An RNA structure, in which 30 nucleotides are resolved. The entry is indexed under PAZ domain, platform domain, connector helix, siRNA, RNase III domain, endoribonuclease, pre-miRNA, HYDROLASE-RNA complex. The PDB entry is titled "Structure of human Dicer Platform-PAZ-Connector Helix cassette in complex with 15-mer siRNA having 5'-pUUU and UU-3' ends (2.55 Angstrom resolution)". Method: X-ray crystallography, resolution 2.55 angstrom. The entry became public in 2014. Crystals were grown by vapor diffusion, hanging drop at pH 8.5.
Context: bound to proteins that are not shown
RNA sequence: UUUGCGAAUUCGCUU
RNA sequence: UUUGCGAAUUCGCUU
Numbered sequence: 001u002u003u004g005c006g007a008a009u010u011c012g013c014u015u
Numbered sequence: 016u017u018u019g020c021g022a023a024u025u026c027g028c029u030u
Stems, first nucleotide, its partner, number of pairs: 004028010
C1' cells in the first nucleotide's frame, strides 16, 4: 500500500 | 507454453 510475499480449491474465455 | 488472460473463495507469513 500499487497486483505485499507464497500456497490451495472452484469457474469463465479459444474452435 | 514459461507464472496464457480474467474473475471468485479458503489458508500461511510480520509483532